[PDB]
RNA sequence: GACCUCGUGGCGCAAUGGUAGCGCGUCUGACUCCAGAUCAGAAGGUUGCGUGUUCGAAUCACGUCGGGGUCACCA
Numbered sequence: 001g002a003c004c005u006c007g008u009g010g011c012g013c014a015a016u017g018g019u020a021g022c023g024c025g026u027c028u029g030a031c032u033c034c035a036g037a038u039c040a041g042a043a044g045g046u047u048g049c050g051u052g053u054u055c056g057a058a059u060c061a062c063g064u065c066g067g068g069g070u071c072a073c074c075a
Stems, first nucleotide, its partner, number of pairs: 001071007013021001026042005048064005
Other pairs, nucleotide, nucleotide, family: 010024cWW012022cWW014020cWS015059tSS020021cHS022024cWH031037cWW053057tWH
């Protein structure tokens, strides 16, 4: 340099017509000497960006940034 792959709610992960889940958390109320278990609910900047393709897009294309992986053994 080329290609591939991923990029999420505070972190870890999920392919629409009903209720987008919590591994884990945060927070409020209750009960307890307190903390925890439990029970009851509340909240959090959703898609790395930029264009674009469609009636609709996180799920597509191009470009871009970043993590990771990969190309005639070897400096």

Record summary
Keywords: Rossmann fold, LIGASE-RNA COMPLEX. This is an experimental structure of RNA (transfer RNA-Trp) from Bos taurus, with 75 nucleotides shown. It holds a match to the Rfam family "tRNA". Clan: tRNA clan. Rfam classes the family as a transfer RNA. Rfam's curators write: Transfer RNA (tRNA) molecules are approximately 80 nucleotides in length. Their secondary structure includes four short double-helical elements and three loops (D, anti-codon, and T loops). Further hydrogen bonds mediate the characteristic L-shaped molecular structure. tRNAs have two regions of fundamental functional importance: the anti-codon, which is responsible for specific mRNA codon recognition, and the 3' end, to which the tRNAs corresponding amino acid is attached (by aminoacyl-tRNA synthetases). tRNAs cope with the degeneracy of the genetic code in two manners: having more than one tRNA (with a specific anti-codon) for a particular amino acid; and 'wobble' base-pairing, i.e. permitting non-standard base-pairing at the 3rd anti-codon position. For this family Rfam cites "The tertiary structure of tRNA and the development of the genetic code" (Hou, Trends Biochem Sci, 1993). It comes from the structure "Structure of human tryptophanyl-tRNA synthetase in complex with tRNA(Trp)". The 2006 paper behind the entry is "Structure of human tryptophanyl-tRNA synthetase in complex with tRNA(Trp) reveals the molecular basis of tRNA recognition and specificity". Crystals were grown from: ammonium sulfate, pH 7.0, VAPOR DIFFUSION, HANGING DROP, temperature 277K. Lineage of the source: Eukaryota > Eumetazoa > Craniata > Bovidae > Bos. It was solved by X-ray diffraction to 3 angstrom.